[PDB]
Context: bound to proteins that are not shown
Molecule: 16s Ribosomal RNA
Organism: Acinetobacter baumannii
RNA sequence: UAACUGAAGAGUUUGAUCAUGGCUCAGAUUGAACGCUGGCGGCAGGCUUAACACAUGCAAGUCGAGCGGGGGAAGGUAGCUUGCUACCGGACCUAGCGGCGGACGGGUGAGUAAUGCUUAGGAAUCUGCCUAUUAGUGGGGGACAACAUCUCGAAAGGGAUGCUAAUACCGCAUACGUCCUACGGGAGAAAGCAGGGGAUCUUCGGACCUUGCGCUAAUAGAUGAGCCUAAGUCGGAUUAGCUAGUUGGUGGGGUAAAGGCCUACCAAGGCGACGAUCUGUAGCGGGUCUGAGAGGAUGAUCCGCCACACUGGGACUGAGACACGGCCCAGACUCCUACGGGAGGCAGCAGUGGGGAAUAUUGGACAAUGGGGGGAACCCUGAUCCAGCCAUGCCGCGUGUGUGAAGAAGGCCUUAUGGUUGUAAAGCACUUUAAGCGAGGAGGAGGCUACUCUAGUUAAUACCUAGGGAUAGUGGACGUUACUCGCAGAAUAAGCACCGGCUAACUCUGUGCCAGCAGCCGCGGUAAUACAGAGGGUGCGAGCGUUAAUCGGAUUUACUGGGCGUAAAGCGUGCGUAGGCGGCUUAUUAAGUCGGAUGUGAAAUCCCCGAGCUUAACUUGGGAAUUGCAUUCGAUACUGGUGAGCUAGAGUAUGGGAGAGGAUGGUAGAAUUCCAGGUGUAGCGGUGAAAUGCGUAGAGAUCUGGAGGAAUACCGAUGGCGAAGGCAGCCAUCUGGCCUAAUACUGACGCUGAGGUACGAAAGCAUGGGGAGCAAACAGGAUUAGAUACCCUGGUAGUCCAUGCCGUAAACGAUGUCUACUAGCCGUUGGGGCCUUUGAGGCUUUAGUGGCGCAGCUAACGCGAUAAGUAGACCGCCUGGGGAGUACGGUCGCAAGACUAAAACUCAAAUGAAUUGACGGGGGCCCGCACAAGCGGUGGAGCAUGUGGUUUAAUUCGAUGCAACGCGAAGAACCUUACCUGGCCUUGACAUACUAGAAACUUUCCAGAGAUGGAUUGGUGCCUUCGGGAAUCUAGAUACAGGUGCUGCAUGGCUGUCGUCAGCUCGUGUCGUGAGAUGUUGGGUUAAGUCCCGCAACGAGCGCAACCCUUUUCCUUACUUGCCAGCAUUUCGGAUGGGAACUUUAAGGAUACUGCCAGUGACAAACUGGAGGAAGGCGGGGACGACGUCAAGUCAUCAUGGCCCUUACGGCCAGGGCUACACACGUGCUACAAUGGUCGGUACAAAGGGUUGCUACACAGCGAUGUGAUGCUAAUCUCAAAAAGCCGAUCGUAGUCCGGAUUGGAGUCUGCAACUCGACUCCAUGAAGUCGGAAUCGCUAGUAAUCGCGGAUCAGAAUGCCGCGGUGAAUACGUUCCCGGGCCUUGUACACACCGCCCGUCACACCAUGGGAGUUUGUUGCACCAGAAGUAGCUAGCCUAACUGCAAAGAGGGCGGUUACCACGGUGUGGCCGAUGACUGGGGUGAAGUCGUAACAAGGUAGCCGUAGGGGAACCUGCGGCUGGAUC
Repeated sequence: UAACUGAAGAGUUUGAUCAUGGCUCAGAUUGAACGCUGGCGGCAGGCUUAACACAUGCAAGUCGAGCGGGGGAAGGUAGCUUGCUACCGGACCUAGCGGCGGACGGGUGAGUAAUGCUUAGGAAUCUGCCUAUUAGUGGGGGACAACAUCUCGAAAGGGAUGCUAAUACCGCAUACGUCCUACGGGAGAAAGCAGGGGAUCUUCGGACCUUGCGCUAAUAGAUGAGCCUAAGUCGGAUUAGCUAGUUGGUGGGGUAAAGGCCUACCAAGGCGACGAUCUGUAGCGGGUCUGAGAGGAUGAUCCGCCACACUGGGACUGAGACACGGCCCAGACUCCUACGGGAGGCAGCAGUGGGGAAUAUUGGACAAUGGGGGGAACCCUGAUCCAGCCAUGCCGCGUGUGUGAAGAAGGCCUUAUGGUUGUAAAGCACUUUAAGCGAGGAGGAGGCUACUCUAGUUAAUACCUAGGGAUAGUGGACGUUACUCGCAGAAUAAGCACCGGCUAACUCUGUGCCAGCAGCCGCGGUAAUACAGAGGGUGCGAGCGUUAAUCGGAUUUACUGGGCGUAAAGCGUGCGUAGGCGGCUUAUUAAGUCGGAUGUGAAAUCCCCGAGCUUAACUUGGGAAUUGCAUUCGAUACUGGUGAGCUAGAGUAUGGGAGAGGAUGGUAGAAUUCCAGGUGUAGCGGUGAAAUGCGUAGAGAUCUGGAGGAAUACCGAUGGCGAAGGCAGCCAUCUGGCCUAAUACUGACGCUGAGGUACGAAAGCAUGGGGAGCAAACAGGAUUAGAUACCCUGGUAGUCCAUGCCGUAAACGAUGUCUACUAGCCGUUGGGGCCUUUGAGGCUUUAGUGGCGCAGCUAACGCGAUAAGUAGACCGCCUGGGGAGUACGGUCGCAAGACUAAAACUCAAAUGAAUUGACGGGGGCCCGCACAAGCGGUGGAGCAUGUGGUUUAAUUCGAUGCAACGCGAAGAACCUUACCUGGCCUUGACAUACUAGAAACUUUCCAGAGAUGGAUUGGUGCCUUCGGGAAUCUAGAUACAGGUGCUGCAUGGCUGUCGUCAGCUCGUGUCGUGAGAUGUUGGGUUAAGUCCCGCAACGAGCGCAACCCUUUUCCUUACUUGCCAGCAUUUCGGAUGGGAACUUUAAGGAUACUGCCAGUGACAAACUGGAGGAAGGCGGGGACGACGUCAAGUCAUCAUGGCCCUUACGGCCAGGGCUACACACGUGCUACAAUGGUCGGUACAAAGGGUUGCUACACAGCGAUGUGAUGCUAAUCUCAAAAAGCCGAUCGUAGUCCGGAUUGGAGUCUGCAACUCGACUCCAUGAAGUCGGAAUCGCUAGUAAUCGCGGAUCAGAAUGCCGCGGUGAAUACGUUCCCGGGCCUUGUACACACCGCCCGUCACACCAUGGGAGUUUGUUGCACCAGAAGUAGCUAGCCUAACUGCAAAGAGGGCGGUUACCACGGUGUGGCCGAUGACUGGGGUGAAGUCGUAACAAGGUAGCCGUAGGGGAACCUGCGGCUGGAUC
């Protein structure tokens, strides 16, 4: 110098975000237990449970120097058979009497909530041993143990009859103190023993003298104990009254001592919301753990106090006990027995049984420190000191070190090229700590016996006592001490957990939601870093993990240090008791508050500085601290008490104002219903549509007169009043509160308020009335699969009145009452003031009531002078969701029920606000051949084609609302073919691999339906390297080949739909904590986010338009086979010469781009109308399909993952089927006629095909076709006739000269083959069909309608598909409705996003819980019988040591009797607690076996709250209330 100093978070609810709130985790510790493992030493700890029961051994004894006896001997006095004997005494032992001790040490925490503990004080007390001081220790007596005798018993043990000593016991004598006192006096003790001696006695008896140990009376000290007071010390009100000796007093008794401690009277007191009484639990503190602190939990081990000793009640002895190893009594439980009689209490140390997860040796010594006895020597001591067991905890050490690369061997993965283990290993040179063996060696011991010397009491060199000297020494359980040296030797010595993330540490096999893991989020279905194994690594280390308990993290009970608008949380609203708090000024007090001093706060522990331990643990010295309590002295700033003052709070009187404030009574109108009356009378009523119902008796409508009940239309409102609930026609009576002006008055008289009390919507209940309308329950009719309900028709309680009960609501502003302060703007109600009331005007001040908004607050929404802002006073209430506002108990109520109010169990979530999507039987705007207008169809008939059904052996398989149905299929008689019947083949090598050898292939045998198989043939083996080749096969095998088998819910690729809908995606900035928002807005404008102002937006990319193809006008090049204007010959034909004019053919360009003149705009857009021009205002069409949705389609185009068959689910062949047929749909063709049919004559096209194909022409045929023959590889030849069109004739409205289905005969062609099952031709027949219901479809111009022609597939086979040309219309004012869409907005409990989520009833299992006829424990209340030991009182029968004695005997004592008190026990009737119980009710978790759709969107009847009724159940209905409800 020091005693300070200390605070971390993570996972989990969602598509994502913020907040609230639970659960889990990361840390420290243990008297811990379990699993694996295990070398040593030091220091500590070791039945937390059954205060359960104990076998056994020890744990409290000492004194012969207090006393009388009894024994033996080294010894001993003398004989003698030297054990025959004496039986002398000296020393030795103690059974008994007696003294001290036994009341300490040791164990446990049952009981005890205050007679206990902690802190701080006091008087009215006792005290053996210990220290100091004073006075004494004289003289007598009687019992009694032992010892003898008898007796009971088996023994322990018990009883009886006669003796004896004492420091045992009792009288007598005295009193320095002491007690009583009337102050005169009276009363009360003792014991001796040991050592020594001048001298005496010597019967070694004594006296005498001091010396020690003692004993008696008393005063102080110290120690210990008893008593009293104050404060503090766990919960429960689902415990509100308790107490009669209870509170105080007097007399008396009792105690060591105050005291109702006890007793007899007197008085009526005492305690209690500052928690009495009762009840459950519990030993208390220093201290320990934890925490930054405040706090919380706890107290084995150490210390102090208290209580107990098998369970209860007592007393004796003693200084001290109501006594752990003492006594008596009662109760339970054990032991010996000879049936006579007795014994015992381990919560003392070891130990046993049982209970547990579990806690050790039936060990040694008094050597050290204490304790008891003694003069001492010594004896005892399970206290204590040691020793043994246990990794239970803390600390320390060891299991070796250096060198050593071919980088040995093996293992791992792998690309095995490689790296990994790995200086790891072997070898080489070392030390040996610990442990094993052998030698030295302190300390824990100071003391005591023998000697000498000195000083002390005494007459004493005697005795005793104290202090120095050194030797001879005696004194150690531990102890094979601690420690040192030597001996041979790396020899004897390492495991546990984990490796996806919170956290440190990677890969492979194995298994294939199985086995398994998991405080967590959560893994594993075939390449698993989460499971098991191996390798590798990480952390710790003689330890490593798991479980359990405490605290922290938890600000998750928030005093430090939380919340109540919507997440859990303001009582429905007032008044008020106790309590809490309280305006300004002044004087006093010092209670609270502040400071100083003193006393005290045990030791140990904690912190600091040192010392000893080889370091450390550990031990120890000093200090600090112990934040506390008490006494005393000081201050008066604040709070409090007392006194006197003040008016800014609060209240009173006067004069005015407003109001659905309340109670009673009277009275008016409208409207509904009913009763008649007048006229009139067939429907009325009701619904999304109907029906139940009413009416010809006379409906409904209208008019007139009456009866009754309820409510007060406009005024009416952003009103107004009221504490809240709540209050509306008019008038009268009574009554409460509020506002307003300042004058006076009292002078803090105020705020809040646990208990308590009053009021309190609707529904409901009781009594007596009333009842018009409406309307729970109920009945009937509709809808629905079902309707129990919504809808409609009737209708009882109720709604109304008077008197009472009930006391509940979303009783809401989801916001307790009171007070003060803190920007503004705009309305309204009741007052006052000012300005010009000049006019209802304007400006300011109060008391109410509304809308925005700054600061501030909030998670956000939002609040914002009427706070949810800033501050204060008081009360209530909350601590995750469900169970549950529920069970039991209690109070109130007629009942319904209301109030107070848990637990067991289960879950890891439940919630609030906001954001982006999706959805809505939610709202607006816009567009479309979607509606409106027009034309033509389908649905009706006949036929073609596809599908659904039925049949069959098969009728192959797919496509199935729009977006399947003339679809795959651009073409099934065989093939196709995938289906059926039957017959065959099995390395089938269809691809591509060997072992050895061997060539195809044709003619016919129709064996055979053909696939199939035997022979005659020729190749005579092609390189014959013929263990083999460009190829083929045989016997074999595995790779395998093959599958139109399954899975488009595993995929690639391809396609459809929304839909040719118009949006989608970025960068930089702004706003918000955040997920996110703006950019993409409002107007005009467009085929389309294309254009401008306002606007935190500023700028991009992909879609849209253009680029591509075709058509319309012109130009250039080109002139064939294509063309023919002008020329010549013509069998008048572009036929020929001839021409490059025109059409056409096909390559490249131009043009049309608001380009020009006119009237039109918001500066936002710009429209209309004209000339030129072929075309004038995205000319006209085709490809082009954005981001995304539909688990859309395709495993049968193809490819492909995974399953399946592989003598067949593979391959081949012949027949049949895909073409069926009681029916129903979709898409088409031809007609139902005169705008037409038939016959004859005659014109005009464009695009395509053609060499195993098209064919000029001629012949034959009525014709489909046949033969001959010609030209074409094509602007050459051909298909090829175009048909509607025009002219002429006939038919004259009829099932026809319309229609051509069906059927009977005869043929052609293609094909190996036309029966099932082709097309076409000729003759014959001549069906339905006379313009088509409800409904529905296509198309806005060269379109619809109508007419013909061509091609793909194809030997043949279109009414389908894809194209080409001819003729050529009608109507569109407009967005009402029908539909489909895009944009903006709103709600959401959905986010696999409505194909969503979710709610309950009856069944099954499990779990906990309540009731329940009864059954059984513990405890306790109230009475009443009996009642042990013991304590106290009383009279007395019997008998008597230390007293007297008339020696009769008395006093006194003992025995015996009785009374009072009490423990245990008995009975009777009650209360509480625990357990069980046939049966029953509700709750939770489920697998979801079921029946429904209650809520979430306007959830399809808006939701929720209270109440009543009803129903299998979610629920429904009536009344009242709220928006936590959308749309106007």